[PDB]
This is an experimental structure of RNA (18S ribosomal RNA, 5'ETS) with a sequence from Mus musculus, with 21 nucleotides shown.
C1' cells in the first nucleotide's frame, strides 16, 4: 500500500467493528 461481511434507525444516516494479502 491491497480489501470485504454486518447491524441499528428519526427512513436522514452511519455509534462504528473484525480479519486476511
Nucleotide at each position: 500500500g491491497g480489501a470485504u461481511g454486518c447491524c441499528u434507525c428519526c427512513c436522514g444516516a452511519g455509534u462504528g467493528c473484525a480479519u486476511c494479502c
It was solved by solution NMR. The 2003 paper behind the entry is "Solution Strucutres of Stem-loop RNAs that Bind to the Two N-terminal RNA Binding Domains of Nucleolin". The entry is an ensemble of 17 models. On the sample the depositors note: THE RNA WAS CHEMICALLY SYNTHESIZED in vitro using T7 RNA polymerase and synthetic DNA templates. THE SEQUENCE OF THE RNA IS NATURALLY FOUND IN MUS MUSCULUS (mouse).